Method: X-ray crystallography, resolution 1.92 angstrom. The entry became public in 1996. Solved structure of RNA, 17 nucleotides shown. Crystallisation conditions: VAPOR DIFFUSION, HANGING DROP CRYSTALLIZATION CONDITIONS: 1.8M (NH4)2 SO4, 40MM TRIS-HCL PH 7.0, 5MM SPERMINE TRANSFERRED TO 1.9M (NH4)2 SO4, 40MM TRIS-HCL PH 7.0, 5MM SPERMINE, 25% GLYCEROL FOR 15 MINUTES BEFORE FREEZING. Ions in the entry include chloride. The entry is indexed under PROTEIN-RNA COMPLEX, SINGLE STRAND, OVERHANGING BASE, HAIRPIN LOOP, TRANSCRIPTION-RNA COMPLEX. The entry also contains PROTEIN (U1A), not shown here.
Context: bound to proteins that are not shown
RNA sequence: AAUCCAUUGCAC
RNA sequence: GGAUU
Repeated sequence: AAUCCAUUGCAC
Repeated sequence: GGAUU
RNA backbone atom coordinates (compact mmCIF):
# COMPACT_ATOMS: atom_id res chain seq x y z
C1' A A 1 0.00 0.00 0.00
C1' A A 2 -4.37 -3.78 0.97
C1' U A 3 -7.99 -5.85 4.22
C1' C A 4 -10.35 -5.63 9.10
C1' C A 5 -12.10 -3.26 13.93
C1' A A 6 -13.70 1.18 15.94
C1' U A 7 -14.95 6.34 14.82
C1' U A 8 -20.41 11.22 12.16
C1' G A 9 -16.04 13.51 14.47
C1' C A 10 -15.22 21.67 14.06
C1' A A 11 -9.89 21.79 12.79
C1' C A 12 -5.90 24.91 11.67
C1' G B 1 -7.11 5.25 17.50
C1' G B 2 -6.52 -0.27 16.86
C1' A B 3 -5.63 -5.28 14.31
C1' U B 4 -3.62 -8.65 10.12
C1' U B 5 1.13 -16.03 12.38